Background: Shown are 727 nucleotides from a PDB entry: RNA (23S ribosomal RNA, nucleotides 1292 to 2018) from Mycoplasmoides pneumoniae M129. Rfam match: Bacterial large subunit ribosomal RNA. For this family Rfam cites "Crystal structure of the ribosome at 5.5 A resolution" (Yusupov et al., Science, 2001). Lineage of the source: Bacteria > Bacillati > Mycoplasmoidales > Mycoplasmoides > Mycoplasmoides pneumoniae. The entry has 31 different proteins, among them 50S ribosomal protein L3, 50S ribosomal protein L33 1 and 50S ribosomal protein L36. The work is reported in "Structural insights into context-dependent inhibitory mechanisms of chloramphenicol in cells" (Xue et al., Nat.Struct.Mol.Biol., 2025). It comes from the structure "Mycoplasma pneumoniae large ribosomal subunit in chloramphenicol-treated cells". The structure was determined by cryo-EM at 2.9 angstroms resolution and released in 2024.
Context: one part of a larger RNA, bound to proteins that are not shown
RNA sequence: AUGAGUAACGCUUGGGAGUGAGAAUCUCCCAAACCGAUUGACUAAGGUUUCCUGGACCAGGGUCGUCCUUCCAGGGUUAGUCUGGACCUAAGCUGAGGCUGAAAAGCGUAGGCGAUGGACAACAGGUUAAUAUUCCUGUACUUACAGUUAGACUGAUGGAGUGACAAAGAAGGUUUUCCACCCCCAUAAUUGGAUUUGGGGAUAAAUCAUAAGGUGGUACAAUAGGCAAAUCCGUUGUGCAUAACAUUGAGUGAUGAUGUCGAGUGAAUGAGUGAUCAAGUAGCGAAGGUGGUAUUAAUCAUGCUUUCAAGAAAAGCUUCUAGGGUUAAUCUAGCUGUAACCAGUACCGAGAACGAACACACGUAGUCAAGGAGAGGAUCCUAAGGUUAGCGAGUGAACUAUAGCCAAGGAACUCUGCAAAUUAACCCCGUAAGUUAGCGAGAAGGGGUGCUUAUGUAAAAGUAAGCCGCAGUGAAGAACGAGGGGGGACUGUUUAACUAAAACACAACUCUAUGCCAAACCGUAAGGUGAUGUAUAUGGGGUGACACCUGCCCAGUGCUGGAAGGUUAAAGAAGGAGGUUAGCGCAAGCGAAGCUUUUAACUGAAGCCCCAGUGAACGGCGGCCGUAACUAUAACGGUCCUAAGGUAGCGAAAUUCCUAGUCGGGUAAAUUCCGUCCCGCUUGAAUGGUGUAACCAUCUCUUGACUGUCUCGGCUAUAGACUCGGU
Ligand code: N2P
Numbered sequence: 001a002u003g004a005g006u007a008a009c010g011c012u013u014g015g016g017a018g019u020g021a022g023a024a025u026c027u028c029c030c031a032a033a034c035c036g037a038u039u040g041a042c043u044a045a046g047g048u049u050u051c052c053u054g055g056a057c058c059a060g061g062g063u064c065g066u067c068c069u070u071c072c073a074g075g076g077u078u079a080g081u082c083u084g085g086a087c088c089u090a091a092g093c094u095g096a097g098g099c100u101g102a103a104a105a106g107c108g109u110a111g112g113c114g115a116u117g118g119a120c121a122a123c124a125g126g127u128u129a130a131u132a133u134u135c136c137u138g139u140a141c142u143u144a145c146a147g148u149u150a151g152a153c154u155g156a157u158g159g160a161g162u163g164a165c166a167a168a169g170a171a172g173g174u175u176u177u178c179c180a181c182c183c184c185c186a187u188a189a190u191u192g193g194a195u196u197u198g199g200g201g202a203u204a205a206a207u208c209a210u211a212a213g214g215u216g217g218u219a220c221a222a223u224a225g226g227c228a229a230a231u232c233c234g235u236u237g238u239g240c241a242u243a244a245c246a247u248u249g250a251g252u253g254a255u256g257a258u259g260u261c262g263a264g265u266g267a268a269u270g271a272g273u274g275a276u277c278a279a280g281u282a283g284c285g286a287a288g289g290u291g292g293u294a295u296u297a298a299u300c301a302u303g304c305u306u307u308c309a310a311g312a313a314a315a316g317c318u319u320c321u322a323g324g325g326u327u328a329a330u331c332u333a334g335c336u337g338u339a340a341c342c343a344g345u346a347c348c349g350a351g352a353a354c355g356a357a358c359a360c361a362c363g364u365a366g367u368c369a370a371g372g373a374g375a376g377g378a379u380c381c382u383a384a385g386g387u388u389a390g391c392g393a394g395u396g397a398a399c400u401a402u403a404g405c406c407a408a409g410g411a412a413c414u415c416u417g418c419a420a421a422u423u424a425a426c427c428c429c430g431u432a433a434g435u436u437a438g439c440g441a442g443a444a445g446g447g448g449u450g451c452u453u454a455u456g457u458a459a460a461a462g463u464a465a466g467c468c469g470c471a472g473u474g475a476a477g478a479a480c481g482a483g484g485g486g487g488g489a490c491u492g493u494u495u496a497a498c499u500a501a502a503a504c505a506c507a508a509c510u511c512u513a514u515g516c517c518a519a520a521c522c523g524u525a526a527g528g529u530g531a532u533g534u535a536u537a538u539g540g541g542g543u544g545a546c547a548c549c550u551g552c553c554c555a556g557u558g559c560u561g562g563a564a565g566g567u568u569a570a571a572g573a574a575g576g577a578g579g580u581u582a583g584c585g586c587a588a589g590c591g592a593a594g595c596u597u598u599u600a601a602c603u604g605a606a607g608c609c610c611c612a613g614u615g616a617a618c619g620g621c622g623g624c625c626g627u628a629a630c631u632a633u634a635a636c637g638g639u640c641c642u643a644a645g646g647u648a649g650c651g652a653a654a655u656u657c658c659u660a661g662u663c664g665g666g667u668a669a670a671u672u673c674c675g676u677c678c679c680g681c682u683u684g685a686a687u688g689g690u691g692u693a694a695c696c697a698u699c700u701c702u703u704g705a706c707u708g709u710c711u712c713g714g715c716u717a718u719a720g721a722c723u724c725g726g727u
Stems, first nucleotide, its partner, number of pairs: 008727002013031006032388002035385001040368003046348002050346001051075006060068002080141002082344004087118002092113003098107003122139005142340011153324002158320005166307004172300004178292004182201005203259001206255005213248004217240007225233002261288001264284002270277002308311001354363002370382004391725004399720008408711002412709001417706001425449005434439001436545001450467006468472001480704007487696002492504002508543006520529003546691004551621003556618002558614005565609003571603002575599006583590002622640005649683001650680001661677001663675003
Other pairs, nucleotide, nucleotide, family: 005006cHS010358tWW010361tHS011389cWS019023tWH020022tHS020066cWS025390tSS034386cWW036383tHS036384tHS037369tHS038040tHS039389cWW040384tWS043365tWW045349tHS045350tWW049077tWW052129cSS057068tWH059070cWS064390tWS075130tWS079345tWH080121tSS088314cSS089115tWH089313cSS091114tHS095110tHS096109tWH097108tHS100525cSS101524cWS106526tSS115117tHS117312tWS122133tSS123204cSS127132tWH139205tWS155322tHS156158tHS156228cWW156321tWH163315tHS164314tHH165313tWH166306cWW170303cWW171301tWW173212cSS176296cWW177295cWW184286cSS187196cWW189194tWS191192cHS194195tWS200287tSS202260cWW204257tHH205256tHS211250tHS212249tHS230320cSS241243cWS262287tHS263285tHS266280tWS266282tHS267281tWH268279tWH272275tHS280281cHS308310tHS309311tSS325328cSS326327cWS347353tWS348353cSS350364tWH356360tWS374378tHS378477cWS379476cSS398721tHS406407cHS406708tWH407712cWW410707tHS410709tHS411417tHS411419cWW411707tWH421706cSS430444tHS431443tHS432441tHH433440tHS434693cSS435438tWS436692cHS450474cWS456461tHS457459tHS469471tHS473478tWH489693tWS489694tWS490506tHS494501tWH495500tWH507544tHS509616tWS514518cSS514537cWW515534tSS516533tWW516535tHH518531tHH519530tHS519538tWS523525tHS523526tHS543686cSS545692tHS549685tWS550686cWH553643cSS554617tWH568606tHS570604tHS573601tHS574600tHS581592tHS581593tWS582591tHS585587tWS585588tHS620644tWS627634tWS627635tHS628633tWH634635cHS634636tWS641645tWW642644tHS646647cHS646684tWS647685tWH648684tHS651653cWS651678tWS652659cWH653655tHS653680tWS656658cHS662676cWW666672cWW667669tHS670672tWS685688cSS708712cWS
C1' cells in the first nucleotide's frame, strides 16, 4: 500500500450581542439541564510552575477554533506564634570498644538517629490579577540577654511525683441547633382575588472578676527504703474527717469594640458609536434583641460506671537534697531597652494537574455538611456553590443495548423458576413444629394510612363525624413464602484477573516431646525466638460445637525399654611372612643386626540378629461343606488358613458395578426427590461412626403467590446502526 475514507470520535442544550479574514465550539448576557454526604469548600500525600497577565495558533486538543492545563514574554510563594528542625522518645536502623566468621562480612553494648505520638506563644478584619494565622490595621501573648527596684539562700547531669493513655455504655452542667414574640430594611403588585410578600437580626484571641461542677481524704510525729543525701517520695501511727485543704474546670459579665462586619442602597471617573462596561465596583450602610425547650449537637471529659483481651516511652513541669554561696551567687515579681535563626508557603488535589502510556467511565487519608418530609449522612426536589462531560446535524429501515407496556393461560420454557416478577416504610392484631430453652420469628396469616372539622396533648399519636378519587407510606427508597433432604456446628478465611465451596480456619478432644543453658527453630557461628514464660507451661501429629460411642489384631513397619549371647568400623596390638646383605660356605644354598614391604591372633561402642510392651502409632480386620416334619432358609455341626477375620452404628450413600434394584409416597405420566428393604463386588468407628436446635451469596426436590421463561409474538422512546459535514 490493502482493509477504507470503513469502525471509532470515551455520560450535558437553545438563543441574542460582540470580536475576528474565517465561529454549533472564543467572550458577555438570558435562560435550560445535571451535582448538591457533592461535579460544593479546607488541606495531608503526590505533582513540580501546571498559578496570574498579554500575545500566538508550527505541533498537541480524537471535529473546529480567534480558544486552551499547549507555546512565547513578563511576573507570582513574605512567619518569634502555622507545618517540620534548633526539644523528646516507639517499632526499627546505625553502632566506638567487643563477640562470631575462609574473605567480603553477621550480631551487638555505651552513645546517635528515627513520627504516624508527647511538650511549645495570635486572634479578628482588610488589601493585589496572582500571597497571606506570613503583608497592613487593631488588640495580644511567649522565650532569651543587659541595666535597675523590692523581696528571698540558691538549690542538678542525680532521687521522687506528674506527664501516662484500653473497649463499650448511660446519665448530668453549660452553651447551642430549634420554636414563639419583637426590631429593622425593601415591597403594595391590572390575569380572577389580594388586607401582604421577601430578607437580616454578628463580633474572635487576649486581660480582669465570677464560675455550674469534676478529680483526691487532710494536717502532725517517727523513720533502717528511693547506686550518696534529703525537709521531697514511700511506709508506719495519731488527731480532725456531712467538711476543710490542694488541683482542675466548660460557661457568664466587663475591656478588646466611638472598631470591624452587616441586609440592602449604590455612584463618580474614564473606555465606548451607543447601550453597556465602569461595576453592581468605590463609597454609604439601618436593626444588630427578648423568652422557652418534653428538640438538637459541641464542650466540661485525660469526668463516671461496667467488662476482660488488663490497655506506650522519653522529654518537659513541680519537688528533694547533693553541690555551690555568706558580706555573694542565684531565683522570684515589677520597670526600661535589645533580639527572635533555618526549610515549606504558588496552583491542582482529580470523569483534564496525582497512581493507571491517553484531556482514560478505575483508585487515593482527614476535615465543614443547608431546607422540606423523613429514625437517618437512606430517598425525591432544590439552597450556598459549581459544570456545559472537546465531534455535530438529520432520519426514526432491518438489527443491537437500555428502559416501559402487553389481552387469555401462568413454569407448559430451560440442565435449573437463570433472569424477570410479588412483598417492601410506620402503626394495630396474631404467630406453629422443633430446640442445647438462647432461638425458631419481621414466622405463617391479616387490617389501617389521603383531606377537613371537633376532641385530645408541651408536641403528638390516637378518637368521633364529614368529603373526594379507580386507586390515599397516591411519586423515590425499603423482606416473596412454606415443607423435606445432603454437607459443614456457628461468626469468619481462601486461588489479585474463570473454581467462595462440602475446602482452610475456629472454640473443643486426644497423643507425643519438653525440668529450664528445657524441647523445637533461624545461622556456619556469635546471637536470637520460644520467654523476661516454668508442666494449670511450651512445640509438634491427628480429630473438629453439643449428645452417645470409638470394637478385634503387636504377625510386618515405626517407637520405647532390655539381661546376658552372636556379628561388626576406625584405632591399638602378641607375633608371622618376604626384600636387601655383614657373614658362613668349592658351588649350590644358608644367613645376624639395621632399615624396609606386607599380614595379623587378640581388645574394640553404637547399630543389626534376639526378647517384651506399645494402635486417638504406619496399617490390617477370610473361605468351603452339611444341616429343622410343605417349600424356602440355616439357629447348629465339621474343616483349611491368618497376627486377628469388620464389633456397634449406618446402609443403592458425595460410596452400588450389575442398576432406570424391589415396594410405598409425591405426578395424568417421575433415570431426579422422600421412606424402607440389604449378596455392603468395595460402609464402618478419631484419615472417626451415628444424631443434632440455630446459621449458609452451599447443593438437591415438592409447593402457594407472582410474573413475556413460555404458548407467541406485538407496540412505544432514547443511544447506536443508516444519511450528510470534520478527524
Ligand atoms: C481508543 C481510545 C481513544 C483513542 N480505545 C485515543 N485518542
The model includes bound PENTANE-1,5-DIAMINE (N2P).